[PDB]
Context: bound to proteins that are not shown
RNA sequence: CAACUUCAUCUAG
DNA sequence: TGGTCCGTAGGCACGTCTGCTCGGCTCGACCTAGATGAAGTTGATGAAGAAGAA
DNA sequence: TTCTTCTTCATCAA
DNA sequence: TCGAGCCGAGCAGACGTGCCTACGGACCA
Repeated sequence: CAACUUCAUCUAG
């Protein structure tokens, strides 16, 4: 020596 | 003795607080997991560049 | 050659 | 969607206290 978040939906036992 | 006047006290009214019942904000609503897919701004104002233009 | 007009693009703002 | 909890208006209701009408007494003319 190395990539954010929100949000929604859809699934799992 | 006879009424009167004044004062005391039972009832009535007002108030005062208290309690007692309805209405109305505010809070909470399982655990873990895995995918994907969409949106984080558009409209106005200012400045600059160009062309023709004169 | 230089002024004026037009268009467009880039950066605040609601 | 309960569903259970506060906050509180409004009310209202009763109870208590104070003011007032009426009787009793004392006191005089």